[PDB]
RNA sequence: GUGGUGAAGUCGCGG
RNA sequence: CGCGUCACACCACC
Numbered sequence: 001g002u003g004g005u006g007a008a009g010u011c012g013c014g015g
Numbered sequence: 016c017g018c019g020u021c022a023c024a025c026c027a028c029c
Base pairs, nucleotide, nucleotide: 001028002027003026004025005024006023009021011019012018013017014016
Other pairs, nucleotide, nucleotide, family: 010020cWW
């Protein structure tokens, strides 16, 4: 860098 | 509230 996984981090675009 | 991106953790990869 790709994948999965993780109640209480960010910013978008809508509601 | 939904959608999407990103950050942090741990696990698995060429």